[PDB]
Context: one part of a larger RNA
RNA sequence: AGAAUUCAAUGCGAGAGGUAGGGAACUAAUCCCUCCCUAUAAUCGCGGUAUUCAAUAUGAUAGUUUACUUAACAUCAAAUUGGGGAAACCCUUUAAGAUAAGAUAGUGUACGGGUGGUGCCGUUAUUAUCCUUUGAUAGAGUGUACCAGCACCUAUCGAUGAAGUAAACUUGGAAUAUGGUGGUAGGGAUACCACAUCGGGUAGUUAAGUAUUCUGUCGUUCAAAAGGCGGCGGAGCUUGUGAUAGACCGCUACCUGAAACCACUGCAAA
RNA sequence: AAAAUAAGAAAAAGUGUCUAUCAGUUUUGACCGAAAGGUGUCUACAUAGUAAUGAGUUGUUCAUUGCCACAAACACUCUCAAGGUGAAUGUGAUUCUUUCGAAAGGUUUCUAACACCGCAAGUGUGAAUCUGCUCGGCAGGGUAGAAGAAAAUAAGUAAGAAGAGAGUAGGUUAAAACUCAAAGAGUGGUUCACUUAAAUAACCGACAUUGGUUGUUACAUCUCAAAAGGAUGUGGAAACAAAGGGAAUAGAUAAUCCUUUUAAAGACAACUACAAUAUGGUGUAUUCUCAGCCU
RNA sequence: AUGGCCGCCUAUGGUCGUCAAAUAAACUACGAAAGUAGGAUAAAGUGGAAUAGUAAGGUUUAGCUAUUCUGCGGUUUCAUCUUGUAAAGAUGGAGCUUGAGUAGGCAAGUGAGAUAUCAAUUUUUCUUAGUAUGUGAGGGUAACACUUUAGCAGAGGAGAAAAGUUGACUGGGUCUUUGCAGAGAUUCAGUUGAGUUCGGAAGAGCAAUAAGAAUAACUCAUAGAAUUCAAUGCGAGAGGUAGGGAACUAAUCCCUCCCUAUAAUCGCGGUAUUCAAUAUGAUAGUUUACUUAACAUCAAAUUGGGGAAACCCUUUAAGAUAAGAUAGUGUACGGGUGGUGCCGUUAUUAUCCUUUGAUAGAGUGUACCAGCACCUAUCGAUGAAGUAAACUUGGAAUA
Numbered sequence: 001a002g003a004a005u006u007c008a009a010u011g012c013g014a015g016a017g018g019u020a021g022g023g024a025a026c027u028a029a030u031c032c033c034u035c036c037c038u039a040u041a042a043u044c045g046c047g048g049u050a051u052u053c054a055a056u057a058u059g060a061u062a063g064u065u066u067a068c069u070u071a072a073c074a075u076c077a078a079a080u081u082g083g084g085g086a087a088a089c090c091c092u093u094u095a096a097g098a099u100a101a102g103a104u105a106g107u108g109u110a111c112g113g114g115u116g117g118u119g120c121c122g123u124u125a126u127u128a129u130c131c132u133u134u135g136a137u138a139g140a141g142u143g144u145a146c147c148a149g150c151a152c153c154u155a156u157c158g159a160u161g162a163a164g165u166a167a168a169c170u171u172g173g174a175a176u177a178u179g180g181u182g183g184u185a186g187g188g189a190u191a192c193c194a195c196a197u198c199g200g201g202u203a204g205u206u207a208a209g210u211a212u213u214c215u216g217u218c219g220u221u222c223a224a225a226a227g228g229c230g231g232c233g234g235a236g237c238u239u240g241u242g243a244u245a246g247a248c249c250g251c252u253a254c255c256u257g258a259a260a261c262c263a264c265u266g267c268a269a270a
Numbered sequence: 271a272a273a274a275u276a277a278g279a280a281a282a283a284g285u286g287u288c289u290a291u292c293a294g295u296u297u298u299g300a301c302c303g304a305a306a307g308g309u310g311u312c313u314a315c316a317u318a319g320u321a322a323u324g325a326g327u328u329g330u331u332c333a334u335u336g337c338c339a340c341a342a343a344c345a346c347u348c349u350c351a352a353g354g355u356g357a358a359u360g361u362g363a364u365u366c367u368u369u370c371g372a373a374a375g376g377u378u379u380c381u382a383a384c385a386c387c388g389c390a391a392g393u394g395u396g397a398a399u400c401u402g403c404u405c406g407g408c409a410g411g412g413u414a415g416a417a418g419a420a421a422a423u424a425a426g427u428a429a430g431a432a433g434a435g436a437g438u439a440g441g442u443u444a445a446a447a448c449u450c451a452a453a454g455a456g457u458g459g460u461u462c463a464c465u466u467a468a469a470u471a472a473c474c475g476a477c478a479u480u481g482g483u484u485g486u487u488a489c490a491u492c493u494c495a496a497a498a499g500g501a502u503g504u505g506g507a508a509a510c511a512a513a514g515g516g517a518a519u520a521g522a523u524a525a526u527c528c529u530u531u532u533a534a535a536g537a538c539a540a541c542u543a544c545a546a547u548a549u550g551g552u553g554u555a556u557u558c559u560c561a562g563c564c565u
Numbered sequence: 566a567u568g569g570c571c572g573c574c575u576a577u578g579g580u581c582g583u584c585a586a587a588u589a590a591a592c593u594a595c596g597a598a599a600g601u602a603g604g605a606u607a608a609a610g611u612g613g614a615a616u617a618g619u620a621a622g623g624u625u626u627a628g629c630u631a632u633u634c635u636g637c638g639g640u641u642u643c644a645u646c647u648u649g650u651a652a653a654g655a656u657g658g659a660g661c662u663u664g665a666g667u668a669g670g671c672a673a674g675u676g677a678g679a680u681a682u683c684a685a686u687u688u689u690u691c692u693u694a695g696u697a698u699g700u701g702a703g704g705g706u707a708a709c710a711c712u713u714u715a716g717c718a719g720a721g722g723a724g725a726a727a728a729g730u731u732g733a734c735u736g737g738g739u740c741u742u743u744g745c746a747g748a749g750a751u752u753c754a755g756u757u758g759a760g761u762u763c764g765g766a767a768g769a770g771c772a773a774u775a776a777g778a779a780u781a782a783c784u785c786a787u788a789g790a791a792u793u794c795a796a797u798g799c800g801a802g803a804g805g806u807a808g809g810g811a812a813c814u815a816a817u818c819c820c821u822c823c824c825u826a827u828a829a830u831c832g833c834g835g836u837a838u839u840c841a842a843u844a845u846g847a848u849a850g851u852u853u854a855c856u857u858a859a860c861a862u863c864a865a866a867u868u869g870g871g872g873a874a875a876c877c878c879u880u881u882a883a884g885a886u887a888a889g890a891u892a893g894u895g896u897a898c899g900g901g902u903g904g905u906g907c908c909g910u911u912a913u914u915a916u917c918c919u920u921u922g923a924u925a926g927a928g929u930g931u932a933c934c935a936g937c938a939c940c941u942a943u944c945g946a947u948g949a950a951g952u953a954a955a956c957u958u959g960g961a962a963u964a
Base pairs, nucleotide, nucleotide: 002053003052004051005050007048011046012045013044014043017040019039020038021037022036023035056177057176058175062170063169064168065167067165068164069163074099075098076097079094082091083090084089103129104128105127110123111122112121133159134158135157136156137155138154139153141152142151143150145905146904147903180195181194182193183192184191186820187819188818189817190816197258198257199256200255201254202253203252204251206240208238209237213235214234215233216232217231218230219229220228221227243291244290245289246288247287249284293449294448295447296446297445298444299443300442301441302440307480308479309478310477311476312475320336321335322334323333324332325331338362339361340360341359344356345355346354347353365434366433367432368431369430376423377421378420380418383395384394385393386392399416400415401414402413403412404411405410454464458474459473460472461471481542482541483540484539485538486537488504489503490502491501492500493499505559506558507557511531512530513529514528515527550564551563552562568581569580570579572671573670574669575668576667577666592603593602595600610637611636612635613634616631617630618629619628640660641659644656645655646654647653674787675786676785677784678783683732684731685730686729687728689726690725691724699717700716704712705711733756734755735754736753737752738751739750741748760771762769763768789840790839791838792837794835798833799832800831801830804827806826807825808824809823810822843964844963845962849957850956851955852954854952855951856950861886862885863884866881869878870877871876890916891915892914897910898909899908920946921945922944923943924942925941926940928939929938930937
C1' cells in the first nucleotide's frame, strides 16, 4: 500500500529551449527585433499493452554490519645505530609511521579513458612469486612431568581473501502448523462466539381462556361532533410458568444518523 | 450547526441468566391441636422395677428365676462409737372420668365447779384425771407433757367401686434441602383412601352431663308506614341460593376468584324429678348427623 | 535369709521366686442373655479426634490435666479354615496399650562449641645492597673528545618472614511445638566464580568434593547413653515424579490449588551388643613451659682464595628444620589420567640425620691413676632428647 520494469501496436495533456510558419501591432510602405499562436520535443504528469513480485511463524541455506583479539605476533617503510666487506653493498638496531588482505611483474578476456600511436592508463582475467587463513602427507628437532598425541618450524600437494570470536541483523528451502478484527476464565493453549463501515434510538421478547368495561388499529354505518356495528389485537381477571422486583446477557421488528479522506512539504481564504 | 419529528396495527422474538424477596412442598424436630352438637375435666400406658419361660387376659394379672434400685430381720466383722461385709425377706411402672366417700395426727380453748367433809384425802355428778421439772411452809402456783371433752380444719383429701384404653385428622413455627397431585374430584366433613370424575377404605377420641314446666335475654325469619308492637322459632357440618369485595382513563360490573350469611342463645335464671338404655320414629329439614322426647 | 527385675555400684523400698511384675480379656460354675461369684497370665509405642475442667473479672483463643474412642503397631486369647496330625500359617473377633522412687556416685560415650594444618593469593618488611643503574659537581688526559669521581637519588627480578584475605553467600520450605523470633539441623533453588578443558588470544565448555583432620589429657551439657538392624514400628516430611479431585469454561487439556501414593532427612519407640561407684597408685600417655635454635644442619645469594671454567674450599647471611629429610618399591587406601607410583597417605628398602645402648680403637680433658667425657669404627635399637609443672587412663590387691 499496490508497485517496479518494459514498449513497432503505447494514448493524451503540460512543456525549457532552438528552429520554422502564420498573425497582431506600428508606419506612407517594406523587412528585422520585441509581442501572440501554431508546428517540432529535451524533460515531466496521468493512463495503457507485456512481464514479474506480493500473508505469518519454526529455522535449512546464503550473508552483512559493528565490537574484541589489535597492530600481540608478523611484514613494509623516509631515513637511521654499529660492524663487516668494499665502495658495488650486505648483516644489523632504532624509527615518525603504514598494511586487519592485500601486494609485485606479466598477458591483455572483457569494459572504459585518452593517444600522432604503444596494455600506454583505470577495472577484473588468469599466469608467476610473495603474502593471509588453512587441510593432507613427509620430515627433524624442541615443548608440554614422562610415552602417546598435540603444538611450533621445514618441504611437497591442494585449497583460501584476511582469520578467529561476542553481539545484533538480513535472506528465509522442504515440511508442519497458522493464515480477518475483538472477546472470551487465576494464567495459558485448544476451542467457541458475534461482526464484515459503525452508531443511536422506538417498541417489544410466557400460553391459553375470557361476563362486563376501557382501549390501539382497520373497515363500515354515521351530515360534524357524538355513537353503533364488524376484523385483528392490547389492557385487567382466571389458571397455568411458582410468582414479584432490580441488574446485566441476548433475541425480533422498525425508524434514523454519521459514512467519505488523499495530492513535495509548510502556511492559507480569496 | 444543532438538538427538534418519526419507530402506525398485526406478525415475529429467551417460558433466557444472576441477585434480593414473597409464597408454597418434603423431611426433621419443637410446640399446638380433635374433622359427626354444647359445657366440664382429659388423652398417658402396653401383660408391668428390668429381662425371660408358662398360664390367663373383657387392661396389662399371677407363678418361678436371673439381675437392678431401695429398705432390712439376722450372721460375720469391727477394742466402744463411727463403720465394713454378706444377706433371709419385703417394696418397686401405671394416666383419665364419673360416683361413693374416711380417718389418724396437729390447731385453738377446758384440766372446773358443786355436795359431804376442820383441811386434805375420799365418795357422787364435768371429762374429772395423772405425770416430770421448778417455785412454794402447805392446798397451791408456772412450765413441759400423757390421757381425755368440745369445735373447726383435716377434706370432698386418702382409700374404695364402676367406666375408659382416649393428644387423633391435622395446624403453626425454626432449620435444611428444594419448587407446583404445592392440582382436583368426592364426602356431612378430614384424610396418608381415590384420581379426570366416580367409586373404595378408614377416621371425626374417653367419661359424665346437657331432663320437664315457666320466664328473661340475644338472634333468626315473617307481619308491622317509621315507634309501639305481634306470630313462629333457635344443635352441628355441607348444599342450592343470596349479599358484599375486587379492573382494566371517574364511576359501575364481576365471568372467574375471595369474604360473609346461608347454617337462628339445644343459652341463661327460678322451681322441680331422675333410669331401666324396649329400639324403631321425631327432633328433621335440601342432604346427612348428635343432643334431648316417646316406645 | 538368698535369688530375678527397676541403666551400673551401694544404701534404702518396690515387686515377684529361679520360664522370677501386676491387671484386663482369656478360663471355670451358673444364667436364655444381660451379668453375678471366682480367676491365672502378656506387652513398644507412635498419632489423630471429641468432650470435662482449668488459671481468669466476663468473653476470645491457645495451652495444661483427666476421661473416652480410634487408625496402625505390639501383646494375649477365643472362634473358624486349610496345610499336617502336632510344626505352624491364614482370616475374622475381643482385651490392654500400663509399673519399678529417693538419695549420692557413674559419660575416653555422644551433641554443640572452640583450636590446628593445607593450597592459593594480596600487602608490608627484611636480605641479594646502598648492588645494578640513573643523575652526576669537581678533577685528570687531551686540544678543542674521552675518560665518567665524590655526592645525591636508587631498583625490578629472585629469596624469606610476618600480617592478612580467600577456600562460599543469598532466598524459600521443612524440623526442633507452645506462639513468636533467634540459633542450629536438613533439603531445594539461585548467585558468584578458583580451578580445570579447548583456545596466541577474546572468548567459549564443565564449574562450590573451592582441600581439611583430631581431641581421654580443651570448654559446657547431657544422667542413663552410644552403636547396630532381613524380623525394626509409627508419625512429621523438603523435593522430584505419579494418580485422583476441586475450581473455571460451551467443552477439553496444561499450569496455579487440594489430597494421596513414593521418601532425602528428622522425632519418639523397639530388637541385639556394649559401657557404667570411690580412694591408693602398676601401666600407658597428652598438653603447656624451659634448655633454645646453645650447639648442629639446610639455605636465595654472598666474602676471599685455589683450581679451572667444569667447580671446590671458604666466610657472611634475611631466614628455616625442636624430627624429620632424600631416592626408591608400590603393601594398602584415595585422587585424577588417553595411560604411567603419574600424585596425596603410610609400607619397608637404602643413605642421611635425632636420641641412644654394646663392644673396638686412638688421642685429648678433668691435679695425677682408675673411671668418665668427647671423636672414629662396627652392631643394634630410637622419632627428636632431657627436664619443671599440670593432667588423663586408672591392672592386681586392700579398704
Notes:
Env38-Golld RNA, nucleotides 225 to 833; Env38-Golld RNA, nucleotides 3 to 401 from uncultured Caudovirales phage: 964 nucleotides with solved positions. The work is reported in "Structural insights into higher-order natural RNA-only multimers" (Zhang et al., Nat.Struct.Mol.Biol., 2025). Rfam match: Giant, ornate, lake- and Lactobacillales-derived (GOLLD) RNA. For this family Rfam cites "Exceptional structured noncoding RNAs revealed by bacterial metagenome analysis" (Weinberg et al., Nature, 2009). By type it is a non-coding RNA gene. It comes from the structure "Composite map of Env38-Golld RNA". The sample was in a buffer at pH 7.5.